[PDB]
RNA sequence: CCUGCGCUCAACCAGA
RNA sequence: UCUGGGCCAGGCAGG
Numbered sequence: 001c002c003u004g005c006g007c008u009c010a011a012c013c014a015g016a
Numbered sequence: 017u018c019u020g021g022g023c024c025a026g027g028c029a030g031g
Base pairs, nucleotide, nucleotide: 001031002030003029004028005027007026012021013020014019015018016017
C1' cells in the first nucleotide's frame, strides 16, 4: 500500500 | 441510543 473480516465504525447522514 | 450508511480513527488477517 491492496484486500478480506458475521471486525469495529466516534463524527456525520437517513430513519426510528 | 438503535437501524441503515461507514466515512475518519482503529482492530485482526491475508497479500
Overview:
This is an experimental structure of RNA with a sequence from Homo sapiens, with 31 nucleotides shown. The entry is indexed under ribozyme, OR4K15, RNA. Ren et al. published it in Nucleic Acids Res. in 2025: "A general strategy for engineering GU base pairs to facilitate RNA crystallization". The depositors describe the entry as "Crystal structure of OR4K15 ribozyme". Crystals were grown from: 0.1 M Sodium Cacodylate pH 5.6 1.5 M Sodium Acetate trihydrate. Taxonomically the source falls in Homo (Eukaryota, Eumetazoa, Vertebrata, Hominidae). The entry also models magnesium ions.